[PDB]
Context: one part of a larger RNA, bound to proteins that are not shown
RNA sequence: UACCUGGUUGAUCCUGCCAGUAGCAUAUGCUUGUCUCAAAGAUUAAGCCAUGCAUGUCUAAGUACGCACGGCCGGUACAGUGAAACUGCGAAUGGCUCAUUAAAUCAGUUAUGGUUCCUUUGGUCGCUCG
RNA sequence: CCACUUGGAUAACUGUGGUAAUUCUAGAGCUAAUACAUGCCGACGGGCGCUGACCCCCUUCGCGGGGGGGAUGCGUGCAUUUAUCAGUGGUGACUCUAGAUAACCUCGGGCCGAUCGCACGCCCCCCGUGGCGGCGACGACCCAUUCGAACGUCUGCCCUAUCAACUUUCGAUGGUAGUCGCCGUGCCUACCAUGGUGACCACGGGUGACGGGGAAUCAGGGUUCGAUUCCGGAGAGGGAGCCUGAGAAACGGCUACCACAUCCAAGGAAGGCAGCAGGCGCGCAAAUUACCCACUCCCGACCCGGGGAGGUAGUGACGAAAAAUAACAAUACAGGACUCUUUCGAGGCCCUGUAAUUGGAAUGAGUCCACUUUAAAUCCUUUAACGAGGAUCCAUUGGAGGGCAAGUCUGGUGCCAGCAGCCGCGGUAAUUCCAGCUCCAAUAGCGUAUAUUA
Numbered sequence: 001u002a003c004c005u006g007g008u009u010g011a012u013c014c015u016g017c018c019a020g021u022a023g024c025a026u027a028u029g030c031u032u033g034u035c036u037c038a039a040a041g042a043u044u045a046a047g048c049c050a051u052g053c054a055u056g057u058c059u060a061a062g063u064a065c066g067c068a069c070g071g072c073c074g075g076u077a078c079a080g081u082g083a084a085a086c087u088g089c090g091a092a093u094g095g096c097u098c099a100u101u102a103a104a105u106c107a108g109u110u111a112u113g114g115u116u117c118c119u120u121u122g123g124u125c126g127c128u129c130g
Numbered sequence: 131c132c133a134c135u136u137g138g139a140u141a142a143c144u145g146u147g148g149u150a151a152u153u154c155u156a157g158a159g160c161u162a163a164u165a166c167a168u169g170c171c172g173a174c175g176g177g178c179g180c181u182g183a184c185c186c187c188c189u190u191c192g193c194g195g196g197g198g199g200g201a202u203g204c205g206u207g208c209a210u211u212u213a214u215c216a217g218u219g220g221u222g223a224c225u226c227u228a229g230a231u232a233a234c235c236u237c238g239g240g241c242c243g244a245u246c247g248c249a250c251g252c253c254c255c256c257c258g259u260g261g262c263g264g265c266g267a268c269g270a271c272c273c274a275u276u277c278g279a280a281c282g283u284c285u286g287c288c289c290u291a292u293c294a295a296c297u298u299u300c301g302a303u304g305g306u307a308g309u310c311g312c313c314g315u316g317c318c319u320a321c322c323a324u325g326g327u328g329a330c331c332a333c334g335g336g337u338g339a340c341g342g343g344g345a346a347u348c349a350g351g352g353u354u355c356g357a358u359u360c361c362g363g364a365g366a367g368g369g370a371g372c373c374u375g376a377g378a379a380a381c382g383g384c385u386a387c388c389a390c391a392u393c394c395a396a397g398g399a400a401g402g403c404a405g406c407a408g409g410c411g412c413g414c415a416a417a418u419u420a421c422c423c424a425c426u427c428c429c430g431a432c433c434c435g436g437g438g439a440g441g442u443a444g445u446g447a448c449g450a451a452a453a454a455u456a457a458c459a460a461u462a463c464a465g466g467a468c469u470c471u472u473u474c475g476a477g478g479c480c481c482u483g484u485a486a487u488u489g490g491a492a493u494g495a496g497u498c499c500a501c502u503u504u505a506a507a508u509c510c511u512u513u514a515a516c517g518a519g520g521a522u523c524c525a526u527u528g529g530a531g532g533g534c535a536a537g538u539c540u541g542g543u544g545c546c547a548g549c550a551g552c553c554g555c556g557g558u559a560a561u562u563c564c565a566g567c568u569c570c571a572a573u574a575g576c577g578u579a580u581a582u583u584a
Stems, first nucleotide, its partner, number of pairs: 004020004021584003025580006034452001036450002040445001041412001047410003051407003056089002062086001068081002087431001096365003106286003110282001112280001115279002121274003124270001129175002136167002143159002146156003177206004184199005207241002211233005219226001243268001245267004251262003288336003295327003302324007340362003344355004367388002370385003390401001392399002418443001420442003426439001427437003458489004462484001464482001466480001468477003494523001496516002500512001526572005531553002537567001539566004548555002
Other pairs, nucleotide, nucleotide, family: 006532cSS008015tWH009011tHS020534tHS024581cWW031447tWH031574tWS035451cWW038448tHS039446tHS043415tWS044412cWS044413cWS044416tHH045411tSS046097cHS050408tHS050419tWW053438tHS057430tSS058062cWH058431cWS059061tHS060247cSS061266tSS063085cWW063162cSS064083tHH065161tHS066082tHS070079tHS084142cSS085141cSS086163tWS088430tWS092375tHS095366cWW099364tWS101104cSS101340tWS102288tWH102337tWH104287tWH106341tSS109283cWW111281cWW113221tWS114313cSS117277cWS119276cWW120275cWW124271tHS126172tSS128130cHS128242tWS132244cWW133169tWS138165cWW139163tWH140162tWH141161tWH142160tWH145157cWH149151tHS151398tWS163165tHS164268tWS168244tWH181202cWW182201tHS183200tHS189193tHS189194tWS209235cWW210234cWW216228cWW217218cHS217227cWW218227cWW221223tHS250263cWW254258cWS291332tWH293333cWW294328tWS294329tWS295332tWS301303cWH301304cWH301322tWH302325tWS303325cSS305316cWH309317cWW316321cWH343356tHS365404tSS369386cWH373380tWH374378tWH375377tHS380383tHS381384tHS389402cWW394397tWS403406cHS403407cWH405438cSS406438cSS407419cSS413415tHS413416tHS417444cWS421505tWS422424cHS423439tWH424441cWS442506tWS442507tWS447574tWS454574cWH455525cWH456491cWW457490cWW463483cWW465481cWW467479cWW467480cWS468478cWW471474tHS485520cHS491519tWH492521tWH493518tWH495517tHS498514cWS499513tHS502510cWS503509tHS504506tHS518519cSS525573tWS526575tSS529536tWS533551cWH534551tWH535570cSS543546cWS543560tWH545557tWS546556tHS547556tHS547560tWW550553tHS554562tWS
């Protein structure tokens, strides 16, 4: 590092393929002392599943008459704590897999002057004559 | 005539139960709200629009006319739906935005706070448990915004004609009016037109086809791969239909059917690992039923809870990186070596082969205090102890005719057994089989099979 070598013949030059050669990534064989990093039930069966677990959540600030605790008191509606439960929100994300799917998905590109949008952030919240 | 605040409930709870059996529920009694309802006050003085009893004035050919006030009555914000009018800000362009007028406004009901904590002040003349007030939270139609989502524009996809015409009944391609939808749209319907696509490959089929960022290979051109950690999509055994919700046609939601499957007392009941482990099956082919919210971040009323998301260790020769398996010194024996000398020969010196003859130095693999690491550990890093002579603390895997680096050594077999990617070796002296010895290649890694690249 813009590269080949062996094989048809008695020998020759060819066509031409086989074989060799190197990387890569799956499996396997044999073998293996140290250290770092590190893929890993994709392929076949998007085949079937025991068990356990994987999504919940309270602040000063929605609702405590659970003594379940407990200060304060014969004297106070409710100290505080706090399960349960109502309410609120999240559970539409994440994870997994690649079966489907060939102008589809997707990628760049452009459009919503054709929409919907919890939330956040700003605005708005005596604007009405009753 | 409740606004200094209204109405019913109902859990949890108490007790009474049923069932073979479920995160099953029933009757009875009790009580909350930012649940679920209902509903003022205030601001509030009015304005403005219309309507207009009426009044005045100016003309007073007679005066019509002309010009001002004005009682009562109706309406009135924003959002919604329709129509009309006239043109504050904007765009490349609105049938934009804003304004005005006439109204409308769904009871399956747009908005116009009957909510909560904290600091506790201030006024008080007519001191009343009168007024008034700060900082938050929670909530709200609507607008803007953020996070998006959805549908479109243009251009780009592999193989196949043993796919040449296709689509259009039953939407195909347009027009019009609607319906539906979150909107644009044959999305759907009615009527109408007869279109639309194709050799520039339509339509049909295939794909061991999810697409892309990318991966391997590398002169240039290119070939092949991309299930897979990032983005996009799709699905949750197969379909279909839905509820809730801003957001799902959601499956660690529901309903039905189909396949499969569990429990049963046979009346019923319950299911969904293509989450993390783990099992079985399939295969050539792939790990622990481990520890943790410390990190990273996510959800929630939340500084506090939770998270098989994710982290941590376990298994792990997938692959990659660093790197032991000795080193030295002398004697020894060949050999060079350096100089001199009878050429010979000699002396010291440099170098090499010898489980040579040794010798004592060194060290980490190992074992093992603590320490550190870390959520806790681990490994690594350090350290104390210990720990090397056959330093048995013992390197393999392939090959030795050529291609292709390395024996025509020795024994065995005798076209047998075998080898051999290819050519070939083997038929009684095999450079190739089976072995011993030696040597060679790479080396903690090598061999083989298969896809693919040069």